[PDB]
Context: one part of a larger RNA, bound to proteins that are not shown
């Protein structure tokens, strides 16, 4: 031992225990809620992006210099100080050569508080004025030059080492079972037959040499093999020994092949810590502030320079900022055709032109806002600004909304403007979710009001109230288009002289109508609709065989008994409406609203605001950092500030075999780095304070040594 799980966080309960310890306890535990490892690189990281088995320990911003520059401090100060060295050294003095300040302008001669340009007058730098005081050191921020924060190339060059592998040569030795075939030459019968003979980059096949095809092997039996199969095996053959030829060089029956198991230039040592605009990595804590991904330039685009933005200090002193008034400038939206292009129907006419009417325009404008920018004021609330000096980083942006371009009025597309968020942002909402909506986390509380968003159960909070709307699960996925779906208005007709469907009753007249193809005769079809007889009927609707009949229709009627029919605006809905592992609005479930539109409350609901306590940043206010009041405190690169830990050193204070450091537990203490108390090992050195110097703080580097 019915559990769903970045390993925890808070809370509650159960058990155990009581040596900084009976408590706002220690160990453990059940259940509830909550909760996307770390670093890096990023527009954006839980990522299914990189690194990393784990613990230890080594491991990265240094040094140098009579260097340049700044901040702070000290001595002397209109002056300040040495270097090499010399003499002493348990100690430092001497040493002015020399350096910096003191005058600048000029291209320089050279003038000189003036000077260059120039033929004289206009300027530039400069002194007066603010005469801003300098210089020798120390520390520290930066800069330079040198390995210069650490690791990391592929390469290049030098002098060597290698032919014991392999690529060839040379000298000299050796090896190639067996079987098949039968060239010349030579000799007989007539180039042919016979004999004979024994030739060959000949045949088959062992050694041997070689690797043709599959398979096996693939952390191997083996860093190139094994079984089986295959190539040659008297030749351009195989093989021993000895020996020669090598680095841009050798060798090569030629693959850039071989040259000691990685050859389009071996190996080793060295130059040498080559360079690395590229990657990764860079460790103790707390406070304060806080960016950039823009512009231009670039053998530039993933990098640099200078601006832009950050910070620290000094000075200035509201110069800032929003908002209001006044004023000026603008050519967008819109709107218009007055010019330019275009373009719509006509009249007019040798058609361009012209008129009535009618329109579009990024490169059209008779016009023309809203807004927006500069000035001035502040007639008003606020707190920023400006310059000068030290240090930076950033120069890859991402989304959304609005406005454009490019695109297809595609894109989580690309490029600009602009606002906000994200980057750098936590907290509540949007099931989940950098960007959206709410709201900027100093700390602590088992306190209160709210924002967005919510109030049926999950799940905190009205199964709230009132008038409706939709019976579709619409809600909880589009449209052109359709629909006697349903409410709300609303426009047009014909009715107790009686209409719409609804039943019977009639369907007419020339006319078997002109115009058509071969006949077209309500009823294929181009052209045209008047006229008679009637209470009553259109040369007349869809059907019908190719044509007429045929059952119906538009007006007529006994009956009939009261409303209907039409296009319209709309509110909510239906259809339209097919995708791929298993479904769903986040789920349950909801119309007997938990949907909806309108109103109104009442509460829930955040790290926002309020309460009590508490501490920092700044600033005023008081006494010789303190305390009060206000205020502020999200944070990446970064800048600044206060501090904690380690080694060594000097000087104090001390401790220690009744026991040091080190190691091990621990509920104690400070805001943190940290530091104490007590206990237990240990067995010989060591803590605390002040100061000085550093090889001084590790989780990361496919880091290194080590153990597991």
């Nucleotide at each position: 031992a019915c559990a769903a799980g970045c390993a925890g966080u808070c809370a509650u309960g159960g058990c155990a225990c009581c040596u900084u310890a009976u408590g706002c306890g220690u160990g453990u535990u059940a259940u509830g809620g909550c909760g996307u490892g770390c670093c890096u690189a990023u527009u954006g990281a839980a990522g299914c992006a990189u690194g990393a088995g784990c613990c230890g320990g080594c491991g990265a911003c240094u040094u140098a210099g009579a260097c340049c520059u700044g901040a702070c401090g000290u001595g002397c100060g209109a002056g300040c100080u040495u270097a090499a060295g010399u003499u002493g050294a348990a100690a430092a003095a001497c040493g002015g050569a020399g350096g910096c300040g003191g005058a600048g302008c000029g291209a320089a001669a050279g003038c000189g508080a003036g000077u260059c340009c120039g033929a004289a007058u206009a300027g530039g730098g400069c002194g007066g004025c603010a005469u801003u005081a300098g210089u020798a050191c120390g520390u520290c921020g930066g800069g330079c030059u040198a390995g210069a924060c650490u690791c990391g190339a592929a390469a290049c060059c030098a002098g060597g080492u290698g032919a014991g592998c392999u690529a060839a040569g040379c000298a000299u030795g050796a090896c190639c079972a067996g079987g098949u075939u039968g060239a010349a030459a030579c000799c007989c019968c007539c180039g042919g037959g016979g004999g004979c003979g024994g030739a060959g980059g000949a045949c088959c096949g062992a050694a041997c040499c070689g690797g043709u095809g599959c398979c096996u092997g693939c952390u191997g039996a083996a860093a190139c093999a094994g079984u089986c199969u295959c190539g040659g095996a008297u030749g351009a053959g195989u093989u021993g020994u000895g020996u020669u030829u090598a680095g841009g060089a050798g060798u090569g029956a030629a693959a850039a092949g071989c040259u000691a198991a990685c050859c389009g230039a071996a190996c080793c040592u060295g130059g040498a810590g080559a360079u690395a605009g590229c990657u990764a990595g860079u460790u103790c804590u707390c406070c304060c502030c806080g960016a950039a991904a823009u512009g231009u330039a670039u053998u530039g685009a993933g990098g640099u320079a200078c601006a832009g933005c950050c910070u620290c200090g000094g000075a200035u002193g509201u110069u800032g900022a929003c908002c209001a008034u006044g004023u000026c400038c603008u050519g967008u939206a819109g709107a218009g055709c007055a010019c330019u292009c275009a373009c719509a129907a006509g009249g007019c006419u040798a058609a361009a032109a012209c008129c009535u009417u009618a329109u579009g325009a990024a490169a059209c404008u008779c016009c023309g806002a809203a807004g927006g920018g500069g000035c001035a004021c502040g007639c008003g609330u606020u707190u920023a600004g400006u310059c000068c000096g030290g240090g930076a980083g950033u120069g890859a942006g991402g989304c959304u909304g609005c406005g454009a371009g490019a695109g297809c009025u595609a894109a989580c597309u690309u490029c600009c403007g602009u606002a906000g968020c994200c980057g750098a942002g936590a907290g509540g909402g949007a099931a989940a979710c950098a960007a959206c909506c709410c709201a900027g986390a100093c700390c602590a509380u088992c306190a209160g009001c709210u924002a967005a968003g919510g109030u049926c159960c999950c799940u905190a909070a009205a199964u709230g109230a009132u008038c409706g709307c939709u019976c579709a699960g619409u809600g909880g996925u589009u449209a052109a288009g359709g629909a006697u779906g349903u409410g709300u208005c609303g426009u047009c007709g014909c009715a107790u002289a009686g209409a719409c469907a609804g039943c019977c009753a009639g369907g007419a007249g020339g006319u078997u109508g002109g115009c058509u193809u071969a006949g077209a005769a309500g009823c294929a079809g181009c052209c045209a609709c008047c006229c008679u007889u009637c209470a009553a009927a259109g040369a007349g609707u869809g059907c019908g065989u190719a044509a007429u009949a045929g059952c119906u229709c538009a007006c007529u009627g006994g009956u009939c008994g009261a409303g209907u029919g039409a296009c319209g605006a709309u509110g909510c809905g239906c259809c339209g409406a097919a995708a791929a592992u298993g479904a769903u609005c986040g789920g349950g479930g909801c119309u007997c609203a938990a949907g909806u539109g309108a109103u109104c409350u009442a509460c829930c609901g955040a790290a926002g605001c309020u309460a009590u306590g508490g501490a920092u940043u700044c600033a005023a206010c008081u006494c010789g950092g303190a305390g009060u009041u206000g205020u502020c405190u999200g944070g990446u690169a970064g800048g600044g500030g206060a501090g904690c830990g380690u080694u060594c050193a000097g000087u104090c204070c001390g401790c220690g075999g009744a026991g040091a450091a080190g190691c091990c537990a621990u509920a104690c203490c400070g805001g943190a780095a940290g530091g104490a108390g007590u206990g237990g090992u240990g067995g010989a050195g060591c803590c605390g304070a002040c100061u000085g110097a550093a090889g001084u703080g590790c989780g990361g580097a496919u880091g290194c040594c080590g153990g597991c």
Solved structure of RNA from Deinococcus radiodurans R1, 708 nucleotides shown. An Rfam search finds the family "Bacterial large subunit ribosomal RNA" in it. The family has 102 seed sequences and 51,934 matches in Rfam 15.1. On this family, see Yusupov et al., Science 2001: "Crystal structure of the ribosome at 5.5 A resolution". The entry is indexed under Complex, NPET, Macrolide, A2058, ANTIBIOTIC. The entry has 26 different proteins, among them 50S ribosomal protein L30, 50S ribosomal protein L24 and 50S ribosomal protein L16. Primary citation: Breiner-Goldstein et al., Nucleic Acids Res. (2021), "Ribosome-binding and anti-microbial studies of the mycinamicins, 16-membered macrolide antibiotics from Micromonospora griseorubida". The PDB entry is titled "50S Deinococcus radiodurans ribosome bounded with mycinamicin IV". The entry also models magnesium ions.